[PDB]
Context: bound to proteins that are not shown
RNA sequence: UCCCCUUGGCGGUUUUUUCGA
DNA sequence: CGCACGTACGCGCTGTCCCCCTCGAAAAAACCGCCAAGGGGAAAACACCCAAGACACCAGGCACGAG
DNA sequence: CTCGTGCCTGGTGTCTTGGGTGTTTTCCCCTTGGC
DNA sequence: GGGGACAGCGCGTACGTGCG
Numbered sequence: 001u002c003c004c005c006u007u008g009g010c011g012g013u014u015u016u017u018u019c020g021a
Numbered sequence: 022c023g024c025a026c027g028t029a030c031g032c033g034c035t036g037t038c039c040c041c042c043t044c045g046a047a048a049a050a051a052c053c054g055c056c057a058a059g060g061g062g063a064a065a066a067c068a069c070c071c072a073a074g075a076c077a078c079c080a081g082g083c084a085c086g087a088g
Numbered sequence: 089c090t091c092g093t094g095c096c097t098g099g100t101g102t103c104t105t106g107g108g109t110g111t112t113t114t115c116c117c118c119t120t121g122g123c
Numbered sequence: 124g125g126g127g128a129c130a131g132c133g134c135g136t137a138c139g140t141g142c143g
Base pairs, nucleotide, nucleotide: 012052013051014050015049016048017047018046019045020044021043022143023142024141025140026139027138028137030135031134032133033132034131035130036129037128038127039126040125041124054123055122056121057120058119059118060117061116062115063114064113065112066111067110068109069108070107071106072105073104074103075102076101077100078099079098080097081096082095083094084093085092086091087090088089
């Protein structure tokens, strides 16, 4: 007296309808 | 001085602006596309050159014509 | 009297058009953009 | 949609400077 692990928090929003305490 | 006008000022009244319970759960549907102008690419229409071949000219030959 | 004109033949050679270039121009594809 | 607020705007008198 050949190598090699190498991956860590992404996202709709308006409007209208229905429904609860 | 007799008298009155416009004036700033008053108020009264009509019109337009603002606000209208908390919170909590779901749903669904939507969110500019439609329509038009420009540069560019591939091509078409033209004036020109290069290649092939077929006919139409001279060359060849025998014969008729008229200078 | 016989040289000149001519009918006929083969060949060429030489004039025509086909194939082709690349230039001046248009119609079309591609893409972005405005109401 | 409403009621209700604030506003601007409207009108008016009386007044006071101004006129005849």
The RNA, together with DNA, has 143 modelled nucleotides. Method: electron microscopy, resolution 6.4 A. The entry became public in 2025. The work is reported in "Molecular mechanism of co-transcriptional H3K36 methylation by SETD2" (Walshe et al., Nat Commun, 2025). The entry is indexed under RNA Pol II Activated elongation complex Co-transcriptional H3K36me3 SETD2, TRANSCRIPTION.